The RNA has 16 modelled nucleotides. The work is reported in "Molecular basis for RNA polymerization by Q beta replicase" (Takeshita and Tomita, Nat.Struct.Mol.Biol., 2012). Keywords: RNA polymerase, TRANSLATION, TRANSFERASE-RNA complex. Method: X-ray crystallography, resolution 2.91 angstroms. The entry became public in 2012. The PDB entry is titled "Structure of viral RNA polymerase complex 2". Crystallisation conditions: VAPOR DIFFUSION, SITTING DROP.
Context: bound to proteins that are not shown
RNA sequence: GUGGACCCA
RNA sequence: GGGUCCA
Numbered sequence: 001g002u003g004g005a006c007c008c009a
Numbered sequence: 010g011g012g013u014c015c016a
Base pairs, nucleotide, nucleotide: 003015005013006012007011
Other pairs, nucleotide, nucleotide, family: 002016cWW004014cWS008010cWS
C1' cells in the first nucleotide's frame, strides 16, 4: 500500500 | 483491522 468483490474481527 | 481474490 490504489480498486473491486466476498467470508471474518 | 484479518483472509482468500481478479487484476